Context: one part of a larger RNA, bound to proteins that are not shown
RNA sequence: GAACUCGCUGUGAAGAUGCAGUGUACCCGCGGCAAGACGGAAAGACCCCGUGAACCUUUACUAUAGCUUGACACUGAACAUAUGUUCUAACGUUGGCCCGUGAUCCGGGUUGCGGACAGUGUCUGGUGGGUAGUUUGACUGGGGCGGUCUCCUCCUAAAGAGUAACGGAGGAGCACGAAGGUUGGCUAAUCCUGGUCGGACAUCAGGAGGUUAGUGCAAUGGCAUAAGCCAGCUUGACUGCGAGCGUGACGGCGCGAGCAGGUGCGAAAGCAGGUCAUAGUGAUCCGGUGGUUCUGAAUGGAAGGGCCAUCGCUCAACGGAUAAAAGGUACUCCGGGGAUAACAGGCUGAUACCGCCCAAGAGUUCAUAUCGACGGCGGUGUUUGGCACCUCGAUGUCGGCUCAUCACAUCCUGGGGCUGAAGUAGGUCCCAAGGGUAUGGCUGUUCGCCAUUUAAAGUGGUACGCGAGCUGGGUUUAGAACGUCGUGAGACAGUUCGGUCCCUAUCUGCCGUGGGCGCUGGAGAACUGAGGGGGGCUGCUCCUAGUACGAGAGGACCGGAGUGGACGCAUCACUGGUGUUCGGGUUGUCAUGCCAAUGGCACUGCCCGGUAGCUAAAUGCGGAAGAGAUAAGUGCUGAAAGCAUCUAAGCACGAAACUUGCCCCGAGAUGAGUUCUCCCUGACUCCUUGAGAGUCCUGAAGGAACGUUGAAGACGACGACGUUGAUAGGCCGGGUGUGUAAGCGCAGCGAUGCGUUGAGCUAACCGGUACUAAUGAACCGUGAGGCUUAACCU
Repeated sequence: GAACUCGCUGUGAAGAUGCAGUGUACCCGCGGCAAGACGGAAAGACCCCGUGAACCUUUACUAUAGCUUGACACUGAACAUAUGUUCUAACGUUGGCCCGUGAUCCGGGUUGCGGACAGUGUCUGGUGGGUAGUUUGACUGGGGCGGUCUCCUCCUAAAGAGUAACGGAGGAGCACGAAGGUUGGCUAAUCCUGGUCGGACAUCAGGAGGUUAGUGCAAUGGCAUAAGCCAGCUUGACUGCGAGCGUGACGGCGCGAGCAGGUGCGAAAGCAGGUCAUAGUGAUCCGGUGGUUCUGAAUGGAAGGGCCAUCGCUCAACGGAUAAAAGGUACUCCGGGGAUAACAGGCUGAUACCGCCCAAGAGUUCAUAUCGACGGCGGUGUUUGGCACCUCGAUGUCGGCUCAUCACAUCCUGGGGCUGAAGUAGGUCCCAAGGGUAUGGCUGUUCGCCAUUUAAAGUGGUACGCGAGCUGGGUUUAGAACGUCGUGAGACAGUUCGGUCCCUAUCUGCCGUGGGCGCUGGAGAACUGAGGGGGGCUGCUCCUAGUACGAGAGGACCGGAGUGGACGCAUCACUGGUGUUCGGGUUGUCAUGCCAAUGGCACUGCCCGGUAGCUAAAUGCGGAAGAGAUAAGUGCUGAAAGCAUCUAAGCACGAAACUUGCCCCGAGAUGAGUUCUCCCUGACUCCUUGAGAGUCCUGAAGGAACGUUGAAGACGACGACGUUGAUAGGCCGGGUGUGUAAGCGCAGCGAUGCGUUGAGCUAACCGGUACUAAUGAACCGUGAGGCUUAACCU
C1' cells in the first nucleotide's frame, strides 16, 4: 500500500489478523466500551553523530571601535638656565556688544578671556569581550570522566610471512673518539678447603664446576673462531658507486658481494663504509651557514635562484589542518542515527530469588523434631546487571484512581505425614488455586514506620497490566532563590516556590441489541439440552462438656444449633431519599381597570410538606447438603522374594480443587433435534423434459403493516389492545397529599381573627365508565410439499 481484516501456543528483524500447528466462527447492521491494530498527530526536543548553526561567557586565538602615550604637521616671538617664564600674531571661545536681521542658527565686525596650550591629521606604544570572526582532536562495548595516540621486545599468533581487542607483560625519545677499526693475547658464575687485621661476603692459593657468567640501557634471538675480557697501534664512525635481494599502498626503510680513489691495523692471508642484532625519532614549506667548471631579466657585474654539504624552531594528537586556537546553552536550532544510550521487549543468568546433595556440629542423650559449618548440584526469569537484536520519519515515563486477568513458590479457609505433638496452642513438610485476602496517620511516593482492625491482611506475571480510561503530587523545558562549584556564561552525589496531559473508533476485541437467509410445504406453540456462563468467602456464641487430656493452670477433636461481617440477586410491604408534573407559606416587582382574588419573572425566586415511579441506608433470599471420580495420605487382602510388603493382580477409604448437584443462557447443536396443534385437495399451455417456464383462477393457517399503547424500550425488538373493545386519554367514584380555598357573615380602629370548613385543590395510584381515539378493508404468505432405499400395507 492493498485486504476475503478471529483466538491460542509456537516461529520470526527477537512482543503476529496475515507464518506453522491447532481451536473456534452462518451473512449484515445499530447503540455502547476503549485492551490491540507497536492506533492518529509532529522526518524525537532526550542521547549520540556532523571537522552543522546560532546566541552567550572569559585571564581561548586573532583582530578592532573607543580610551590613552609620544613623534611630526597645523605652530610663532622674546628671555633665562633640553627645561621654565613672559609675549601675541596662528588657533580656541558653549563671554559681551554691533551688523546682515523681523533670527538663542550661521557669518562678519569690535572687544575681552584663553594661547602656541588646547584641539584635529598621519605615525606610534599601551589598554581594549565594548564589538567581531573563529577555534575548542580522535579512539571509546552509548557519550562523558579516566586511559591512550610514535617507536622497540615478548606472548596472544593456530611449527613460513602476516594477524585484532580499553588482551597479558616490559622498554625507548639515548650513549660512546672509545664503548669504533685492527693485530696479539685471554676465558666466566657459584660453591667447597686453607689463610694477618678480615667478619655471611674484599684480596691469595688449590679443587669441583663448565658459561648456571658477561654483553653501555627492555626483552627476545645470539655469542668460545667468542659478539665476553685485556693490551699495542690507529680513524674504514672514509669519498664516489653498487650486481643482487628483503620489506612496505605509497612516502620510505633494510641487507649487500664487488668496482674506483685514498687510508688504518697485520709478517702475511686478510679485516675495516661505526658499535652482537633489533628502539634512541619527524615529511614538506619557509629560512640560516659554508662551498660551487650552474643561472644571472639590455650588457659587465651584483642581488636573488639552483646544485652539493649542513643547521634551526615546531609538528609526542608523533603521515605533521593555520605561524597563531577556551568554554556555556534548561533560550536554543538544523541535518541525520535505532550505525548509538535512557523506557519497555529480546538473548544471557554473573547477581538475585527458590530448591536439592554431603553432614562437621547444635539439639540433656540423639546429624537429619527443628537447625545446619566446609563444600557440591540445579530451577526460575520478580532483582542488580551484561549485550546492543527491535523501535530515534516518537513504542508517553513514577505513584495514585478505575477496571482487572493469570501463576502457585499458599496469607486465610480445606485435606494430610512427622513432631523435641498430653490438652490448648504451635513447629515443619506434603496435597490443594474454589472463594476470600483492612481502614487510617506521615510522605509524590512504590516501599516503610506507626495506630487500630482481620479468618487472612500471600508472593509474583500481565509493556515494573491499565494516560486514543481519569489524575498529574514526583520526575526532563522556559521564571525565581539557597547551599555548593566556577573569573564567568552557567552548573549540581543537592534543595526550594511556580508552571497547557489532544483524538467524533474504520478494523480486531468486548458488552448489549436487531436485520437477512438457513434448518427441505407453510404456520403457531411447548420443549429436549450438546455446549457455555454465574455461584462457591468466613467470624463469633451456645450445646456436646468444664467432658477427653492434665499435678494444676488451663482445655479439645468429632457432631449439632444460633447469630453476624463482607459479597451477590431480587424487591418497594415497611423505614427513608428524591419527587422543577401535587398542596401550601413567603420577599421584591410587573400585570390582569381598581378592590378582593390571581398569574408572570427573580436558580423551582426562596422555602415547607409530599403522590406515583426510581431507589438504599430499607428487607427478603443465596453460598450448601448430596453424589461420582480423585490429590497428598491411610488401608485390606497379596505374591514376585516360604518371610515381610497399600501394589504387581484384586479391593476400600480419602479435600473449598475435578465431574455433577444450584442459578442463567442455549438447536446457526449447519450434528440446524423433539412433541402438540393448525392450514392449503384448481384449470390450462409450452419447452432444449424436469426439483423446467408461463397464463388464468385461487390467497389458507398465519404474518406484517397501520392505530391506541406498556413497571418493554436508545432504535429495532418484546408485551397488551383495536368496537365481538377498558389499549390510551377524558369522565365518575375512591385513595393519597397538602392543611380549613373562594365568597359571604361576624368581631376588631387596623394588621388580622372566628364561623361557614378538615375546607378547597389534588400528578404518574385504585375501582368503574365507550365520552374521544383505536376503520370496511387492503398487503405479505399459497394451491398437498424432491429423489433413493428399506420395512410395512394393497
23S rRNA, nucleotides 2022 to 2907 from Escherichia coli: 794 nucleotides with solved positions. It holds a match to the Rfam family "Bacterial large subunit ribosomal RNA". A reference for the family is Yusupov et al. (2001), "Crystal structure of the ribosome at 5.5 A resolution", Science. The family is grouped with related families in Rfam's "LSU clan". The family has 102 seed sequences and 51,934 matches in Rfam 15.1. Panteleev et al. published it in Nat Commun in 2024: "Rumicidins are a family of mammalian host-defense peptides plugging the 70S ribosome exit tunnel". The PDB entry is titled "E. coli 50S ribosomal subunit in complex with PrAMP rumicidin-2 (focused refinement)". The sample was in a buffer at pH 7.5. The entry is indexed under Proline-rich antimicrobial peptides, PrAMP, Ribosome, Cryo-EM. Among the 29 different proteins in the entry, which are not shown, are Large ribosomal subunit protein uL6, 50S ribosomal protein L32 and 50S ribosomal protein L30. Method: electron microscopy, resolution 1.95 angstrom. The entry became public in 2025. Ions in the entry include zinc, magnesium and potassium.